[PDB]
Context: bound to proteins that are not shown
RNA sequence: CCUUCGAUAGCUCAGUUGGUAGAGCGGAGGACUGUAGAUCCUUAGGUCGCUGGUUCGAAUCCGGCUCGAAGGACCA
Numbered sequence: 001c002c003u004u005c006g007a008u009a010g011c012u013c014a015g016u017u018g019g020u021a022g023a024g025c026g027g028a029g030g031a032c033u034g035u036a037g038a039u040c041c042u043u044a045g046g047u048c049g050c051u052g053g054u055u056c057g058a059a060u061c062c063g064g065c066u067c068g069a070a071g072g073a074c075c076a
Base pairs, nucleotide, nucleotide: 001072003070004069005068010025012023013022019056028042029041052062053061
Other pairs, nucleotide, nucleotide, family: 002071cWW002072cWW007066cWW008014tWH009010cHS009045cWS010045cHS011024cWS015048tWW018055tWS018057tWS020057tHS022046tWH026044cWW027043cSS030040cWW050064cWW051063cWW054058tWH055057tHS072073cWS
C1' cells in the first nucleotide's frame, strides 16, 4: 500500500432494516416488620470510538482516518 469484518449504560449484546435507546449482567432511591401467588417498587448511569456528508429526524444511510480484527506483507 491493498481486501474483508469489527468499536453502543460499569459491560457482553439486541436495535445496526432511520424514530434520540433496551434486556442479561453492573449500579442508583426506598421498602426487610408471620414471602410462592416470582428478589419488589421508584430510578440514577449512554456527547453509541473520532471526523464529515446526507435527512424533518442518524447508533443505523454514506466515505475515510486515529485504534483496528481479518486477507495479499508499504518491505520478504

Record summary
Entry title: Mouse QTRT1/2 in complex with mouse tRNA-Tyr. This is an experimental structure of RNA (mouse tRNA-Tyr) with a sequence from Mus musculus, with 76 nucleotides shown. An Rfam search finds the family "tRNA" in it. Its family is annotated with triplet codon-amino acid adaptor activity in the Gene Ontology. Rfam 15.1 lists 5,335,975 matches to the family in 14,413 species. From the family's description: Transfer RNA (tRNA) molecules are approximately 80 nucleotides in length. Their secondary structure includes four short double-helical elements and three loops (D, anti-codon, and T loops). Further hydrogen bonds mediate the characteristic L-shaped molecular structure. tRNAs have two regions of fundamental functional importance: the anti-codon, which is responsible for specific mRNA codon recognition, and the 3' end, to which the tRNAs corresponding amino acid is attached (by aminoacyl-tRNA synthetases). tRNAs cope with the degeneracy of the genetic code in two manners: having more than one tRNA (with a specific anti-codon) for a particular amino acid; and 'wobble' base-pairing, i.e. permitting non-standard base-pairing at the 3rd anti-codon position. Guo et al. published it in Nat Commun in 2025: "Queuosine is incorporated into precursor tRNA before splicing". The entry also contains Queuine tRNA-ribosyltransferase catalytic subunit 1 and Queuine tRNA-ribosyltransferase accessory subunit 2, not shown here. The reconstruction used 283,575 particles. It was solved by cryo-electron microscopy to 2.9 angstrom.